[PDB]
C1' cells in the first nucleotide's frame, strides 16, 4: 500500500 | 490518527 477490529 | 490479526509488496 489493503482488508478488518480496537482508540 | 494509532494499535492488533490475516494477506497484498522484483529499484
Nucleotide at each position: 500500500g489493503c482488508c478488518c477490529g480496537g482508540a | 490518527u494509532c494499535c492488533g490479526g490475516g494477506c497484498a509488496c522484483c529499484a

This is an experimental structure of RNA (E-site tRNA) from Sulfolobus acidocaldarius DSM 639, with 18 nucleotides shown. The entry is indexed under Sulfolobus acidocaldarius ribosome small subunit, RIBOSOME. Primary citation: Wang et al., Nucleic Acids Res. (2023), "Cryo-electron microscopy structure and translocation mechanism of the crenarchaeal ribosome". The PDB entry is titled "Cryo-EM Structures and Translocation Mechanism of Crenarchaeota Ribosome". The sample was in a buffer at pH 7.5. Among the 37 different proteins in the entry, which are not shown, are 50S ribosomal protein L15e, 50S ribosomal protein L14e and 50S ribosomal protein L31e.